[PDB]
RNA sequence: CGGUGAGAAGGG
RNA sequence: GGCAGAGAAACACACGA
RNA sequence: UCGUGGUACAUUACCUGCC
RNA sequence: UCCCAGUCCACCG
Numbered sequence: 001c002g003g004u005g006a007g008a009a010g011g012g
Numbered sequence: 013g014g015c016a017g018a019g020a021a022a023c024a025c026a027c028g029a
Numbered sequence: 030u031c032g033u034g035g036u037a038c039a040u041u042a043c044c045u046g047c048c
Numbered sequence: 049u050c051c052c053a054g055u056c057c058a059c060c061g
Base pairs, nucleotide, nucleotide: 001061002060003059004058005057010052011051012050013048014047015046016045017044023054025034026033027032028031029030
Other pairs, nucleotide, nucleotide, family: 006056cWW007053tWS007055tHS008053tHS009023cSS010022cSS011041tWS018043cWW019040tWS019041tSS019042tHS020040tWH021039tWH022037tWH024035cWW037054tHS
């Protein structure tokens, strides 16, 4: 830096 | 409602103060 | 606490089209 | 439950 997963706050 | 187009707001983060 | 920024160049309200 | 996923976390390159 990229990819996936989880996911805070907020919206829906 | 799904798909397509368009699309802010809120929030988080950074910086400035 | 306030202001500004973008990767938010997003998408999720709102609007449009098709079915 | 679910959709979104600028910080944080885990795994891969």

Loop A and Loop B Ribozyme strand; Loop B S-turn strand; Loop A Substrate strand: 61 nucleotides with solved positions. Crystallisation conditions: PEG 2K MME, lithium sulfate, HEPES, spermidine, cobalt hexaammine, pH 7.8, VAPOR DIFFUSION, HANGING DROP, temperature 293K. It was solved by X-ray crystallography to 2.35 angstrom. The entry is indexed under hairpin ribozyme, 2-aminopurine, 2'O-methyl, phosphoryl transfer, RNA, linker. Ions in the entry include sulfate. MacElrevey et al. published it in Rna in 2008: "Structural effects of nucleobase variations at key active site residue Ade38 in the hairpin ribozyme". Entry title: Minimally Junctioned Hairpin Ribozyme Incorporating A38(2AP) and A-1 2'-O-Me Modifications near Active Site.